The RNA (28S ribosomal RNA, nucleotides 660 to 1475) from Schizosaccharomyces pombe has 803 modelled nucleotides. Lineage of the source: Eukaryota > Opisthokonta > Taphrinomycotina > Schizosaccharomycetales > Schizosaccharomyces. It was solved by cryo-electron microscopy to 1.94 A. Gemin et al. published it in Nat Commun in 2024: "Ribosomes hibernate on mitochondria during cellular stress". An Rfam search finds the family "Eukaryotic large subunit ribosomal RNA" in it. Among the 40 different proteins in the entry, which are not shown, are Large ribosomal subunit protein eL18B, Large ribosomal subunit protein eL31 and Large ribosomal subunit protein eL15B.

Context: one part of a larger RNA, bound to proteins that are not shown
């Protein structure tokens, strides 16, 4: 130094399971989905619906055409219509990197990413509207 | 007609702005799926059972002996006739007592892991018919069949059995398999035919990611806001609420004054005035304490000047700018790096305790606020204990604490100082496991009036004169049995009385005082232990022994004991900084 | 040099139910690889012996015993029991 397990605020419980010992016993596979991460190639990605080397010996490995999907465009129920005033602006912090200082948490250029913010551009809606 | 160019807007879209995607793994998390695993009570299709048993039907079997004595029949008797009366005879009859048969009422008998999933004994029912029954034969499952019990339908029946749909669903019960290291909740929001689920958020972990000197902060400070609860008032509003004074010739009520009065008078009531007891969560002038809102300059302080379609009478403001000075207490303490992001888990029953409360006779009750806890928290205390006291925990050597203790149990002073308490129910340590009102010639302890060298109490020796034997009271009652009432003159002293005894009357002494050595009363309070109040059910509880100049109380005051806390040290692991070309 | 996946100095820390995540223990089968282990005794059991690791586990002597089997990098899954009135056996 109570008897494990279990629900439960609270079990040593006069709460439930458990006589004993051995095998057996309970997050799986597939159809998407979503976040991360790898890898491969990128404005493109995906040979495996099929075709071929083939016949040896081939459920494999390798090779090859057109098509398709998803991704290069949105937006509106639709008809439709469809993205640069400007360095593809402008502010404000700010990687990385440069000069000056004078030894500080320095000042001065540029300014990636990200975010915060004025505006241009396309849909669509509301207008006037020659 | 037909297109919508040019201007526009306070809008609107999962859009543009030198395209990030596509494939494959991979993790973790989820939807449909048997779906982590086992588990309904039903539901369906489609078979299969009248061998048990219900009822019809067809065809067979079965049933002592007694009782009773129906109709029909014979025969006698009465009787003018109708008709009545005996004695036989007969053998009726869901009829009676009983065996076989067929039942099952009692024992609430035996047995009750049995001879047996319905049996044994004794007891009882019925026993010639609505009777028992053997074989063939019909009815089959929302179906039969039923003298109807929801009863029977093969130990199955408020819907048989056997296979399939079927691994049915299950917000519900159970179960859920190896190690260590890091981290670590929640019982709460909202909205759900929500309340034993679920979806929101919170609270968690893991993935990065962004950055570093600017900001941060369950804190204070200083400056400035708010606040109506503590308290406080109530001759300060509201509202309750206690009595007296004054005033109001005006009916607010009754009569009277010569019946008699729009002439009075008072208890009657109303008001108004100063005072006056006494309240409020849903009063309130005021008004804390805790708690709370905001700043504490770099995006900051001074001038020059640019924009606008807003706005000014107006470059007038506004609002954002743009260029130059003030980088050295850059502007209260302290303290520390910080924020953002993406996905998911488990939770969504809580309780305990201080403190502030509502409800409720309370209540180991219910609902609320604040922390701090258990829950998920071991460990020293508290005999015992989920939540109180102390403290929060890797493995260990030393050391010292903290609450709490040191007579034994048991580590540690039968230690020091001064007092208190006797309990024929002591007490003995906070939560906490019982208490009150009121007493106690218990004890100790200190206060008041106030008798006190004028002789204080008790012990105390005495006196207590007459009026008057006080009025009524009666056989007597002359204080000393009774109604009603408490005075003189002196003196140390006298009251129409405490009594004893007494036949009513006799002797006595308390009331008032000198007395007699000279010191302390009386009561009444307070304050601590005690002690009474305090009454129970197996023997039993300061944990136990047992303790009385304590080992009980109170309070001072030094040692001493020990936690997994705290110091210092080894050594595990985790983090996190520093440095290492490494061939 | 110090398996740069390494070496080296310092300082701080420590409870965990539900939960999350890491590193790592053991089992079946699959490519690699290790002139790997075996009839001179594999696997497998048994123990009054010995080592190792905080730990999951591992290693090894004696005994039995008779045919196969591991280590290391990797794939891979029907991969770990005390419970479930569990299952089946005894």
């Nucleotide at each position: 130094g109570c008897c494990c397990g279990u629900c439960u605020u609270g079990a040593a419980a006069c709460a439930c399971g458990g006589a004993c010992c051995a095998a057996g016993g309970a997050g799986u596979c597939u159809a998407g989905c979503a976040u991360c991460u790898a890898u491969g190639c990128g404005a493109g990605u995906g040979u495996u619906u099929g075709g071929g080397u083939g016949a040896u010996g081939a459920a494999a490995a390798c090779c090859c055409a057109u098509c398709c999907g998803c991704g290069a465009a949105a937006u509106g129920a639709a008809a439709g219509u469809g993205a640069a005033u400007g360095c593809a602006g402008g502010u404000g912090g700010g990687a990385a990197c440069g000069c000056c200082c004078u030894u500080g948490u320095g000042g001065c250029g540029u300014g990636c990413a990200c975010c915060a913010u004025c505006g241009a551009c396309c849909g669509a809606c509301c207008c006037g509207g020659a | 007609a037909u297109g919508g160019a040019a201007g526009g807007g306070u809008u609107u879209g999962a859009g543009u702005a030198a395209g990030a995607g596509c494939a494959u793994a991979g993790c973790u998390g989820u939807u449909g799926g048997g779906a982590c695993c086992c588990g309904a009570a039903a539901g369906a299709u489609g078979g299969u059972g009248a061998a048990c048993u219900a009822u019809g039907c067809c065809u067979g079997a079965a049933u002592a002996g007694g009782g009773u004595g129906a109709a029909g029949c014979c025969a006698g008797a009465g009787g003018a006739a109708a008709c009545u009366c005996u004695g036989g005879u007969g053998g009726a009859g869901g009829c009676u007592c009983g065996u076989a048969g067929a039942g099952a009422u009692u024992c609430u008998g035996a047995c009750g892991u049995g001879c047996a999933a319905a049996u044994c004994g004794a007891u009882c029912u019925u026993c010639a018919a609505a009777u028992u029954u053997g074989g063939g034969u019909a009815u089959a499952g929302g179906g039969g069949c039923g003298a109807a019990a929801g009863a029977c339908u093969a130990a199955u029946c408020g819907a048989a059995c056997c296979a399939u749909c079927u691994a049915g669903u299950a917000g519900c019960u159970g179960g859920u398999u190896c190690c260590u290291g890091c981290c670590g909740a929640a019982g709460u929001u909202u909205c759900c035919c929500u309340c034993a689920g679920g979806a929101u958020a919170g609270c968690a972990g893991a993935a990065a990611c962004u950055c570093a000197g600017a900001u941060c902060a369950g804190u204070u400070u200083u400056a400035u806001g708010a606040g109506g609860u503590a308290a406080a008032g109530c001759g300060a509003a509201u509202g309750a609420u206690u009595a007296g004074a004054g005033g109001u010739c005006u009916u607010g009520g009754g009569g009277a004054a010569g019946g008699a009065a729009u002439u009075u008078c008072c208890u009657c009531a109303a008001c108004c005035u100063a005072u006056u007891c006494u309240c409020a969560a849903a009063c309130u002038u005021u008004a804390a304490a805790u708690a709370u809102g905001u700043a504490a300059g770099a995006c900051g302080c001074c001038c020059u000047u640019g924009u606008c379609g807003c706005u000014u009478a107006a470059u007038u403001g506004g609002a954002c700018g743009u260029g130059g000075g003030c980088c050295a207490u850059c502007g209260a303490a302290u303290g520390a790096g910080a924020g953002u992001u993406u996905c998911u888990a488990g939770u969504g029953g809580g309780c305990c305790a201080u403190u502030u409360u509502u409800g409720g006779u309370a209540a180991g009750c219910a609902g609320a606020a604040c922390u701090g806890g258990c829950g998920a928290u071991g460990c020293g205390g508290g005999a015992u204990g989920a939540a109180c006291c102390g403290a929060a925990c890797g493995u260990g050597a030393g050391g010292u604490u903290a609450a709490g203790g040191u007579g034994c149990c048991g580590g540690a002073a039968u230690g020091u100082a001064c007092g208190c308490u006797c309990a024929u129910c002591a007490g003995a340590c906070a939560c906490c496991a019982g208490a009150a009102a009121a007493g106690g010639u218990g004890u100790u302890a200190g206060u008041u009036c106030a008798u006190c060298u004028a002789g204080a109490c008790a012990g105390c020796a005495g006196g207590a004169c007459g009026g008057u034997g006080g009025c009524c009271a009666u056989g007597g009652a002359a204080g000393u049995c009774g109604g009603a009432a408490u005075c003189c003159g002196c003196u140390a002293a006298g009251g129409a009385g405490u009594g004893u005894g007494u036949a009513a009357c006799a002797a006595c002494u308390c009331a008032c005082c000198u007395g007699c050595c000279g010191a302390a009363u009386g009561a009444a309070c307070u304050a601590g232990c005690c002690c009474u109040g305090a009454a129970a059910a197996u023997g039993g509880a300061u944990g136990g022994c047992g303790c009385u100049u304590a080992a009980g109380c109170g309070u001072a005051c030094u040692a001493c004991c020990c936690a997994u806390a705290c110091c210092u040290c080894a050594c595990c692991g985790u983090c996190u900084g520093g440095g290492u070309u490494a061939g | 040099g110090a398996g740069a996946a390494g070496c080296u100095c310092a300082g701080a820390c420590g409870a965990g139910u539900a939960g999350g995540c890491a590193g790592g223990c053991g089992u079946g089968g699959a490519g690699g690889u290790u002139u790997g282990u075996g009839a001179c005794g594999a696997a497998g059991c048994c123990u009054u012996g010995g080592g190792c690791g905080u730990g999951a586990g591992c290693c090894u002597g004696g005994g039995u015993c008779g045919a196969a089997c591991a280590g290391c990098c990797u794939c891979u899954a029907g991969u770990g029991c005390a419970g479930a009135u569990c299952u089946u056996g005894g």